An RNA structure, together with DNA, in which 81 nucleotides are resolved. The entry also models zinc and magnesium ions. It comes from the structure "Structure of poised transcription complex Pol II-DSIF-NELF - pre-translocated". The sample was in a buffer at pH 7.4. It was solved by electron microscopy to 2.7 angstrom.
Context: bound to proteins that are not shown
RNA sequence: UUUUGGCAUAGUUGCA
DNA sequence: AAGATCTGAATTTACGGGCGCAACTATGCCGGACGTAC
DNA sequence: GTACGTCCGG
DNA sequence: CCGTAAATTCAGATCTT
Numbered sequence: 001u002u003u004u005g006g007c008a009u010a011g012u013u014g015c016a
Numbered sequence: 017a018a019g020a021t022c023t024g025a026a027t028t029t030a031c032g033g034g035c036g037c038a039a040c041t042a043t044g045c046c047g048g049a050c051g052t053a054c
Numbered sequence: 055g056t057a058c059g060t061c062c063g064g
Numbered sequence: 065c066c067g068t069a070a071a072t073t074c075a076g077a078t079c080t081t
Base pairs, nucleotide, nucleotide: 009042010041011040012039013038014037015036018080019079021077023075024074025073026072027071028070029069030068031067032066033065047062048061049060050059051058053056054055
C1' cells in the first nucleotide's frame, strides 16, 4: 500500500 | 304436431390477496465407496 | 483382517 | 372472506321431420 459481506426464515419486543 | 337438437341462461370449486416501520434474538442442508494406514 | 474416515453420487 | 372465472344443466327456436 484503504477494506466491509452470508441469503431466506421463525419467534419476541417498541412506537403508533 | 312432435322431436331432437341445441344454444343462451341459473348453480358449484378455486386463486389470491391480508399495517407503517423499527429493535433484538436464535437456528439452519447425508450415505455408499474407495483407499490408506495400521 | 477390521475399522475408520473422509471423498464422490442422489 | 369475496370477486371473478370456468364448467355443468335447463327453456326458446330454428331446423328437422

The entry has 17 different proteins, among them Transcription elongation factor SPT5, Negative elongation factor E and RNA polymerase II subunit K. Keywords: Nucleic acids, transcription, RNA polymerase II, NELF, DSIF, pausing, TRANSCRIPTION-DNA-RNA complex.